Context: one part of a larger RNA, bound to proteins that are not shown
RNA sequence: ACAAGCGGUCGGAGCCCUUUCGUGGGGUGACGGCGUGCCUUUUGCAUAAUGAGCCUACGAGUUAACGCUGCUGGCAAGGAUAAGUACUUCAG
RNA sequence: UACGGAUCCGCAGCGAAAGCGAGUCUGAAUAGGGCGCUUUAGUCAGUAGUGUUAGACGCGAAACCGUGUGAUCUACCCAUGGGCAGGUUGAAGCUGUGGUAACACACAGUGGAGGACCGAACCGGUUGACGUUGAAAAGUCUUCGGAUGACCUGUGGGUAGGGGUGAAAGGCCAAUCAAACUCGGAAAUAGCUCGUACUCCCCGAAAUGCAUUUAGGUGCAGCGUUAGUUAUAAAGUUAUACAGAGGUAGAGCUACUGAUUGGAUGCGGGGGCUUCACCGCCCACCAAUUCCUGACAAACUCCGAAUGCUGUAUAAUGUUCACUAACAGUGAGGGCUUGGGUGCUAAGGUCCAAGUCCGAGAGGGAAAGAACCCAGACCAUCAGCUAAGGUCCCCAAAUAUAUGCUAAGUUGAAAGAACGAGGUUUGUCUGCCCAGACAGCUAGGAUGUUGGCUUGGAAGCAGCC
RNA sequence: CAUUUAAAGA
RNA sequence: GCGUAACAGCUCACUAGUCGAGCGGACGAGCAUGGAUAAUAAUCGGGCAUAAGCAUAUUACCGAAGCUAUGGAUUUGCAAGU
RNA sequence: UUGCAAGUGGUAGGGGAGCAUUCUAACAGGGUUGAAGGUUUUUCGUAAGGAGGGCUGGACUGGUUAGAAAAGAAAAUGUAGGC
Numbered sequence: 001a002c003a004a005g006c007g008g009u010c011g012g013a014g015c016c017c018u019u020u021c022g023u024g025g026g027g028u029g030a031c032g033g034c035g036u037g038c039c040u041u042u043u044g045c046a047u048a049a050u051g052a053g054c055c056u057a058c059g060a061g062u063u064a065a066c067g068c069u070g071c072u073g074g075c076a077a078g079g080a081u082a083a084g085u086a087c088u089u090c091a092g
Numbered sequence: 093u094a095c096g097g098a099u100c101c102g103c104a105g106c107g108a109a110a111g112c113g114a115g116u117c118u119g120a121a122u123a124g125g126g127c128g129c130u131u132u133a134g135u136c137a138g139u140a141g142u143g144u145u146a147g148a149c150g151c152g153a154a155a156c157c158g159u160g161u162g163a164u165c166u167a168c169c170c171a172u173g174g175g176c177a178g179g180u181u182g183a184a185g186c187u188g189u190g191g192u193a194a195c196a197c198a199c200a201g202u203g204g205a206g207g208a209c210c211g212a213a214c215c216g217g218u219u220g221a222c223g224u225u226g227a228a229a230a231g232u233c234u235u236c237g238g239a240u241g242a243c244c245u246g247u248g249g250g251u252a253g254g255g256g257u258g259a260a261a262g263g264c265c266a267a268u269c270a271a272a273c274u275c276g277g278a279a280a281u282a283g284c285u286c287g288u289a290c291u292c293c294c295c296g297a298a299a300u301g302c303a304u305u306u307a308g309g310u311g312c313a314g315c316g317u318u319a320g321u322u323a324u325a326a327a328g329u330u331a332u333a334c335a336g337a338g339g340u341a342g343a344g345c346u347a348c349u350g351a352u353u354g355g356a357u358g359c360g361g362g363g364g365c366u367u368c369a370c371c372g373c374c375c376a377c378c379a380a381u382u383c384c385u386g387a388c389a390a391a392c393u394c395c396g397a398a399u400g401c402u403g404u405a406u407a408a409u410g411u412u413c414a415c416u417a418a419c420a421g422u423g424a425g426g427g428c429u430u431g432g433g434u435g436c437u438a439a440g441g442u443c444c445a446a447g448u449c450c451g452a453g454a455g456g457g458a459a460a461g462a463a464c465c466c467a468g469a470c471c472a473u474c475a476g477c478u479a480a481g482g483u484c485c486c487c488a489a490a491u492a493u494a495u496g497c498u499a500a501g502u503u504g505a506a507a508g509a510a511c512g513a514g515g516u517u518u519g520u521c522u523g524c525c526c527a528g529a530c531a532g533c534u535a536g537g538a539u540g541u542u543g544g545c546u547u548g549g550a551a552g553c554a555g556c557c
Numbered sequence: 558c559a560u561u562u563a564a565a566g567a
Numbered sequence: 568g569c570g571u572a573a574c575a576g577c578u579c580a581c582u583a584g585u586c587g588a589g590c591g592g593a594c595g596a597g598c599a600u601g602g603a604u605a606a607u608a609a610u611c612g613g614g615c616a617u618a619a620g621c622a623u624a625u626u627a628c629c630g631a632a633g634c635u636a637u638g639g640a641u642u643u644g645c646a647a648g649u
Numbered sequence: 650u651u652g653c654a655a656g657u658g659g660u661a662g663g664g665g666a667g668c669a670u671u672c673u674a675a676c677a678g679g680g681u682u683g684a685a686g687g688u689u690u691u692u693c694g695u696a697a698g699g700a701g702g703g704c705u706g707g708a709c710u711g712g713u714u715a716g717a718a719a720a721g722a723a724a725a726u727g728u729a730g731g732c
Stems, first nucleotide, its partner, number of pairs: 008034004014028005038051001040049001053732006063146013078101003084095003088092001105112002115127004149287002152284001156277003160273002167251009176241001178210003181206001185202006214238003220233003253269001255265003290667006300313005314422002316419006326411001328409009342395001343393002349389002354384003363375002425450010455466003470639003475635003481629003484614003490626001492625006503616002511601002515598010532585005538560003543557003566579001568577002641656007668721001670718007678710002686705008
């Protein structure tokens, strides 16, 4: 073991464990309503347009030099040092 | 930690420059114009975004160039060896005879030549069948071609990449060749496809215009975000009052340009008869100009709206407007309503304009539909009122009330024709009617005359009056 | 077109 | 009008009698009716409805994430503070 | 923090507050009477996430403020291992 579809969600008996005892918790859930996965590209995708068998690990706007905007700080008609040098308890 | 002021930016700009200097340049000019000042703030750093050069978010080419490795497979060549069961055919040559003056020539015997024949080994794959996650990255069976040679085969060696070799097929060069393989330039380049990892809050587009060796890419403009400005603030949006310019819809054409229906004239040209004379005449058509009517046009206008656009003031709403700086994305759009072009007044077609929506948008209705009708989703609640659409059941709410129609299951979703019909309800006008309305039944339905013309025949019915 | 008719269409 | 070679004849237009009450047209308006249909089994969505179809008028109700009632969170602008 | 007014759909895109991870500088800690890690459970927050308990486990770990980055995977006919 008379019942049809992204398999869930909202209601809902019944039956098993626990219990501060409860308009408390956990598991399964007969039955009803709604509901055509995800990503990318597209005017427009359930699309019979692309992609992935699954899990674990790796995997893609970072740095240097030279600039510009916003915030913050020092000095201020002035502001700042570069290379280098001296000392030292020395990549400072 | 100290030192180091070389040097860089700012403090003054204008002009190509000499140069001048809060001015300067052009200019003959104290004529105008341009740029600069009269309005004091720069510099150095720390962080967050972002720009250029570097590989520059990541992966991915076909390709290019420069050293090297390959002829143990295959394409040719050189040297040196080997192989080809068997069976047929009978070339040249030689000999004998016939024959010639001698030769040519003919007939028999011997002989074993041939890129000859049939067919094993061997070499190669013609047809078909079987496999195609095969026994095998090219095979098996069957059927075949050559098989004494332009043959097959063993060993060693040579020709190397823009080069080799080729009885030529762009064929072969280590299962790959319209330019082999390995390494390096190298992370070549890709206006192309794909991918781009945690959370919450706020704002929020475009698919248009001009260019382009450009059209599936960019540059600028248009639309967005962040921050700062106008104050006795300025600008925006809608409506009202007032005032403007227009030539669309419509309308009209005897108001131009073009077209155009029907009548009146007919100036004059083409055609028939009359003749010496396209001479004087007589007759029917196409027919200039004028008048009267009917009416067309995106590239016609004597006229001409509604709406839209602009300006001032007022009344509602308050940054929605405008300016500066930085950063973007977009530049493939589509449906519906309206005005149009093209198309066949066809297309879910295509190209523009005025709006809305999807794009980027959930929810409710039409059974299910990106755009159609209603309506703009901060969450939670076993609360209430409504929009579109509905109240017999699937499935919430009227088997509710009042009036009439339909008999077709028409209809309860959308959408239909020219043309028929004695379906039915209803409004107006409208003729015949108790001096007898329509239909049905019964009877009559004449004479001149067989009207005239025509016809063999026309007598109401071949034809005309 | 005309005559009889309760009426007769050349 | 049919028909006859032409005549003829039938019928129609018209009139007379019968019963005795309505007989028709034109312009519209509404709902229906006929105008052939396509190939896997069909349709108001289905049951089905003679109103549960259509036309007008009225009332109540249903009906969304719209509006309101309750609780809570957050962004700008304006004030008290901190 | 409170009070009032206007709001609070959202792709390309723009802005603001934050969580976890690894390490470092200071102060303050925890652990063989049981650290990290693995498996269940409770609770708190707008979320990324924080804290506590039981079991395995048998040595490290980490709070506050500030700093740096090899700083977060579900897709690239992605790579390696296992199934």
This is an experimental structure of RNA from Flavobacterium johnsoniae, with 732 nucleotides shown. The PDB entry is titled "70S ribosome Flavobacterium johnsoniae". It was solved by electron microscopy to 2.8 angstrom. Rfam match: Bacterial large subunit ribosomal RNA. The literature on the family includes a 2001 paper in Science by Yusupov et al., "Crystal structure of the ribosome at 5.5 A resolution". Its family is annotated with structural constituent of ribosome and ribosome in the Gene Ontology. The entry has 50 different proteins, among them 50S ribosomal protein L31, 50S ribosomal protein L15 and 50S ribosomal protein L14. The work is reported in "Structural basis of sequestration of the anti-Shine-Dalgarno sequence in the Bacteroidetes ribosome" (Jha et al., Nucleic Acids Res., 2021).